Entry title: The THF-II riboswitch bound to H4B. The RNA from Mesorhizobium loti has 50 modelled nucleotides. The work is reported in "Structural insights into translation regulation by the THF-II riboswitch" (Xu et al., Nucleic Acids Res., 2023). An Rfam search finds the family "THF-II riboswitch (folE RNA)" in it. Gene Ontology term of the family: regulation of gene expression. The literature on the family includes a 2023 paper in Nucleic Acids Res by Xu et al., "Structural insights into translation regulation by the THF-II riboswitch". Method: X-ray diffraction, resolution 2.86 A. The entry became public in 2023. The model includes bound 5,6,7,8-TETRAHYDROBIOPTERIN (H4B). The entry is indexed under Holo form, RNA.

RNA sequence: GGCGUGGUCCGUUCAACUCGUUCCUCGAAAGAGGAACUACGGGAGACGCC
Numbered sequence: 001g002g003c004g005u006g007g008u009c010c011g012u013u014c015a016a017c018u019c020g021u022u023c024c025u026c027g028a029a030a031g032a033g034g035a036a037c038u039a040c041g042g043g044a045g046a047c048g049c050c
Stems, first nucleotide, its partner, number of pairs: 001050005008043005020037007
């Protein structure tokens, strides 16, 4: 340096992912805000392998 695994912190809004999917709040609608799940991109660190 590469891969696997665990947990940890950062980012996504305006990259990919069908608006990623679904749900919720406000709303006359347009639109605005929120959540979960999934996923992706990274920082530090541990263990296994190469």